[PDB]
A site tRNA from Escherichia coli: 76 nucleotides with solved positions. The entry has 52 different proteins, among them 50S ribosomal protein L31, 50S ribosomal protein L3 and 30S ribosomal protein S2. An Rfam search finds the family "tRNA" in it. The family's RNA type in Rfam is transfer RNA. About the family: Transfer RNA (tRNA) molecules are approximately 80 nucleotides in length. The literature on the family includes a 1997 paper in Nucleic Acids Res by Lowe and Eddy, "tRNAscan-SE: a program for improved detection of transfer RNA genes in genomic sequence". Rfam 15.1 lists 5,335,975 matches to the family in 14,413 species. Entry title: Structural characterization of mRNA-tRNA translocation intermediates (class 6 of the six classes).

RNA sequence: AGGGGCGUAGUUCAAUUGGUAGAGCACCGGUCUCCAAAACCGGGUGUUGGGAGUUCGAGUCUCUCCGCCCCUGCCA
Numbered sequence: 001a002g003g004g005g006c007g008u009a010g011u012u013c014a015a016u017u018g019g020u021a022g023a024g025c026a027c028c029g030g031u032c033u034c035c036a037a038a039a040c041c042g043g044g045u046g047u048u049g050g051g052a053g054u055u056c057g058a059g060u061c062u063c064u065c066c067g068c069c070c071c072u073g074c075c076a
Base pairs, nucleotide, nucleotide: 001072002071003070004069005068006067007066010025011024013022027043028042029041030040050064051063052062
Other pairs, nucleotide, nucleotide, family: 009023tHH010045cWH016059cWH021047tWS026044cWW031039cWW033036tWH050065cWW053061cWW058060tHS059060cWS
C1' cells in the first nucleotide's frame, strides 16, 4: 500500500434501514432481626467510533477515515 472484522452506559458485552438499544456484575435505592453487618428485593446510567448519501425508513446500504485486530513482500 491492497482487502475484511471489531470499535459498548461504572464494569462485563450486544445494538435491527419500518423497533423506545438489553442487562450478568457492582452501584444506588428500598428491606428486616432491639438495633448493626453478612443477607434479602427492586431501580437506573455512551445516545449510533465521526460526518456525509439514497429512501416510505438508515449505526449496519451508499461513501471512508482514526484507533484497535487479522491476512500479504526477497532471507545473504